Method: X-ray crystallography, resolution 1.58 angstroms. The entry became public in 2023. An RNA structure, in which 26 nucleotides are resolved. Crystallisation conditions: 0.4 mM Oligonucleotide, 50 mM HEPES pH 6.5, 0.5 mM Spermine tetrahydrochloride, 10% MPD.

């Protein structure tokens, strides 16, 4: 640094 | 439900 997995907070449909 | 933005526990390179 890319990439999962859970999670706030908020935008468009 | 979908799909940005910006955070937060993390686990893989």
């Nucleotide at each position: 640094u890319u990439c999962u997995g859970c999670u706030g907070c908020u935008g468009a449909a | 439900u979908u799909c940005u933005g910006c955070a937060g526990c993390u686990g893989a390179a």